[PDB]
Context: one part of a larger RNA, bound to proteins that are not shown
C1' cells in the first nucleotide's frame, strides 16, 4: 500500500422539545373518612405527582363465550345485578360476567413464518402537462432479504394465449351537487280624542276663625284673592284591512301582528377550487375475463415467550383475576391455552397467545375554535371571583390570594345660560324638562339614627 | 323650666326594596 | 374542527390629531390589502 | 371614507 | 394576502447586560487614496 | 470623482439530540481481510 466492519466529523434534507388536558392512555399514588376504637379492609386501584396523544382516545377481528336447538371483533346502552355469584376483622363494606333487547356496523385486514419467486423493492436523478400504481439511467441503500404470489390429504395452483373495460392511479380539463354567496318579502303612525253635556286642583295669596305669656300682643288656620297643570298614546274604543308572515318572542319616548327590523316559499344562484352518483372529458396507467396445459405440497401459524416457584401488588375472582420482579423455563397441531376448587389420569368443547393496523356507535363544552339554540335557573350581598378598564385594583419575599363596583339622570344633556352674594366654591334667584321633590356621590329611596317644627 | 323623654309633619344621612338586566349558570347541539 | 422550530402559548414594550385604562394592533402598529356594503366616523377636530 | 368579513 | 417590534419551546453565547460573538452578504459613513 | 480601513447599522445563518443522506465529501480503529 484498499475493501468491509465499527465509529466519527460538517454539508445538506428533516424532525423532536413548548402550550393546552375537560375528556383519554400509561405509571405513580395517598391520607382525611367508614369500621362508632384500629392495624386487614373501606376511602381508592381515587386526589395530588410524572408522562402522552386525539378529535375522540382506548379497545378491537377470538389461544372468546358457552355447555345450548349453541353464540361469534371491539365499544356503548338498558339489563343480568346491589346479585340465594362472590370477596370481606365473612365486619364495615365491596361486587362483576356470559346470556337478552338494542345502538353502531356494505368491517375487516398485513406483516413474520410456510411454499413458490429472488431485487420485480427502496432512494437519488431524469423524461415526460407533477403522471412518483411508468417511463430510463443510477451502487446509492439493499441479498444479515426489499418486494411478488399462493392459503390445509384439501384444492384447483400455475404460465402463455385468446377477450371484456375498472375512480382509485397520474396528469388533468367543465359540468353539476352542495356548500355557501348574496337577494327579497303583507298589511293603519288609521279616526275621534268628551253626541244634551261636564269644564277645574291646589293656600298658588289673602284675612276672617283658632291655640299661649298679669294681657294685649305675639300666635294657628279660612274666607275674600292670583297662575299653575295634564312628556312621548304601542294606551283606552272605532272602524278597518294583512297572515304559507301573530314571535327567530327585538327596536322604537308608554302595553305594536300594522312604525322598524326580522322571519317565509323561492330565486341572480353564487366559485361549482369542497364533493354528489360521476353526466363527464380525454391524456396515459395499470389492474379485470373466456383459458391451453398444469402445478403447489412443506404444511407451519410469532420463546427468556407461555408456564411454574417465590413475594409484591391487584381483582368479586376465592389452593393466583391481572400484573411486576427474581429464579426457573417449555410444547409443537401424538400440540398449546381456555373450559372460575387444588392434584394426577382420561375424554369432550371452544380457541390458536407470545407481531401489527382498523372507522362507527362511546367520553368531553376544555381550544366556544366556528356556529349556535334553549331554560318552571339567578336577578346585582344573588348568578362565575368577575353584568363595570375582573383574575383587574390591592395583598404576599414568593408559591399564591383577591375584591368592591349596574352613572339604572332623562325620552332628549335639553347637564342649570344669566343675574348676584361669596376671594372663588357654594347659596339665592331665574331657566331646561313631564318630574330637579330626576342636578351627574342623579330611578325608586326603606330601616336605623339624627336634625327643627309642632305638641 | 333647659336637658332627657315621647308621638306627629318636614328634612338629612343611609342605600334596602321594587322595577329593569348587552351578565352569570345550566342543558343541548352543529362542525 | 384542535397550537408550535414556517418561532406557539405566555409577557414585555409599544402604536390614536387629542387616549391613562381597556379593546384592537405591531415600527405597514387604534391597522395596510382583497370583496361587499353604502355615506358616515362622532367627545371634536379633521377628511370626497 | 366607515362597517363587516378574508 | 400581508405586516407582525423585544422575548418566550427560544435554539450563537450570555443575561437584574435591551449585552457579546462567529460566519455571510449589503449599506451607510468617511480618513486616507483613485 | 469615487473606491472599502477598523468604527457602526440591517439581514440571514450558527443550540443540543435524533433520522435520512452525500456522483467514489472527509476521516479513525494492534475490528476483518487482501493486494
Nucleotide at each position: 500500500a484498499g475493501a468491509c466492519c465499527u465509529g466519527a466529523g460538517u454539508g445538506u434534507g428533516g424532525c423532536a422539545g413548548g402550550a393546552c388536558u375537560a375528556c383519554c392512555c400509561g405509571c405513580c399514588g395517598a391520607a382525611c373518612u367508614u369500621a362508632a376504637g384500629c392495624a386487614u379492609a373501606u376511602u381508592a386501584c381515587u386526589c395530588a405527582g410524572c408522562g402522552g396523544a386525539g378529535g375522540a382516545a382506548a379497545a378491537g377481528a377470538a389461544a372468546a363465550c358457552a355447555a345450548c336447538c349453541g353464540u361469534g371483533a371491539u365499544u356503548c346502552u338498558c339489563u343480568c345485578a346491589g346479585u340465594g355469584a362472590g370477596c370481606g376483622g365473612c365486619g364495615a363494606g365491596c361486587g362483576a360476567a356470559g346470556a337478552g333487547g338494542g345502538a353502531a356496523c356494505g368491517a375487516a385486514c398485513u406483516c413474520g413464518u410456510u411454499g413458490c419467486c429472488g431485487a420485480a423493492u427502496c432512494g437519488g436523478g431524469u423524461c415526460u402537462u407533477a403522471c412518483a400504481a411508468g417511463g430510463c439511467c443510477u451502487u446509492g441503500a439493499g441479498u444479515u432479504g426489499u418486494g411478488g404470489c399462493a392459503c390445509a390429504a384439501a384444492u384447483a395452483u400455475c404460465a402463455u394465449u385468446u377477450c371484456g373495460u375498472g375512480g382509485u392511479u397520474g396528469g388533468u380539463g367543465c359540468a353539476g351537487g352542495a356548500g355557501u354567496g348574496g337577494c327579497g318579502a303583507a298589511a293603519u303612525u288609521c279616526a275621534a280624542g268628551c253626541g244634551c253635556a261636564a269644564a277645574g286642583c291646589a293656600a298658588a295669596c289673602c284675612c276672617g276663625u283658632u291655640g299661649c305669656u298679669g294681657a294685649a300682643u305675639a300666635c294657628a288656620a279660612c274666607c275674600c284673592u292670583u297662575c299653575a297643570u295634564g312628556u312621548g298614546a304601542g294606551u283606552a274604543u272605532u272602524g278597518a284591512g294583512c297572515c304559507a308572515a301573530a314571535g327567530a318572542a327585538g327596536g322604537u319616548g308608554u302595553u305594536a301582528g300594522c312604525c322598524c327590523a326580522u322571519u317565509g316559499a323561492g330565486c341572480c344562484a353564487u366559485a361549482a377550487a369542497c364533493c354528489u352518483g360521476a353526466g363527464c372529458g380525454c391524456c396515459u396507467c395499470a389492474u379485470g375475463a373466456a383459458c391451453u396445459g398444469u402445478a403447489u405440497u412443506a404444511a407451519g401459524c410469532g420463546a427468556g415467550u407461555a408456564g411454574c416457584a417465590c413475594u409484591g401488588u391487584u381483582u368479586g375472582g376465592g389452593a393466583a383475576u391481572g400484573c411486576a420482579g427474581u429464579g426457573u423455563c417449555a410444547a409443537g397441531u401424538u400440540g398449546g391455552c381456555a373450559g372460575g376448587u387444588a392434584u394426577u389420569u382420561g375424554u369432550c368443547u371452544g380457541c390458536c397467545a407470545a407481531a401489527g393496523u382498523u372507522a362507527a356507535a362511546u367520553a368531553c363544552a376544555g381550544a366556544g375554535u366556528a356556529g349556535g339554540a334553549a331554560g318552571a335557573c339567578c336577578g346585582a350581598u344573588a348568578g362565575c371571583g368577575a353584568a363595570c378598564a375582573a383574575g383587574u385594583a390591592g395583598c404576599g419575599u414568593g408559591a399564591g390570594c383577591g375584591a368592591a363596583a349596574g352613572u339604572u339622570u332623562g325620552a332628549a344633556a335639553a347637564g342649570c345660560a344669566c343675574u348676584u352674594u361669596g376671594g372663588a366654591a357654594a347659596g339665592a334667584g331665574a331657566g331646561u324638562g313631564a318630574a330637579a321633590u330626576a342636578g351627574a356621590a342623579c330611578c325608586u329611596g326603606a330601616a336605623g339614627u339624627c336634625g327643627u317644627g309642632a305638641c | 323650666a333647659a336637658c332627657g323623654u315621647g308621638u306627629c309633619g318636614c328634612g338629612a344621612u343611609g342605600g334596602a326594596u321594587g322595577a329593569c338586566u348587552u351578565g352569570g349558570c345550566u342543558u343541548c347541539c352543529u362542525a | 374542527u384542535u397550537c408550535g422550530u414556517u418561532g406557539a402559548a405566555g409577557a414585555a414594550c409599544g402604536c390614536a390629531g387629542u387616549a391613562a385604562a381597556g379593546u384592537g394592533c405591531g415600527a405597514u402598529a387604534a391597522g395596510u390589502g382583497g370583496u361587499a356594503u353604502c355615506a358616515a366616523u362622532u367627545g371634536c377636530a379633521g377628511a370626497a | 371614507a366607515u362597517u363587516a368579513c378574508c | 394576502a400581508a405586516u407582525c417590534u423585544u422575548u418566550g419551546a427560544a435554539c450563537g453565547c450570555a443575561a437584574a447586560c435591551g449585552g457579546c460573538g462567529c460566519a455571510u452578504g449589503g449599506g451607510a459613513g468617511a480618513a486616507g487614496c483613485u | 470623482u469615487g473606491u472599502c480601513a477598523u468604527c457602526c447599522c440591517c439581514g440571514u445563518g450558527c443550540a443540543u439530540g435524533c433520522c435520512a443522506u452525500a456522483u467514489u465529501c472527509u476521516c479513525a480503529g494492534u475490528g476483518u481481510c487482501g493486494a
Keywords: Leishmania donovani, ribosome, the large ribosomal subunit, eukaryotic parasite.
The RNA (26S alpha ribosomal RNA, nucleotides 3 to 457; 5.8S ribosomal RNA, nucleotides 1 to 169) from Leishmania donovani has 609 modelled nucleotides.
Lineage of the source: Eukaryota > Discoba > Trypanosomatida > Leishmania > Leishmania donovani species complex.
It holds a match to the Rfam family "Eukaryotic large subunit ribosomal RNA". Rfam 15.1 lists 107,465 matches to the family in 2,616 species. The family is grouped with related families in Rfam's "LSU clan".
The reconstruction used 107,134 particles.
The structure was determined by cryo-EM at 2.8 angstrom resolution and released in 2016.
Among the 40 different proteins in the entry, which are not shown, are ribosomal protein L37e, ribosomal protein L8e and ribosomal protein L6.
Ions in the entry include magnesium.
Shalev-Benami et al. published it in Cell Rep in 2016: "2.8- angstrom Cryo-EM Structure of the Large Ribosomal Subunit from the Eukaryotic Parasite Leishmania".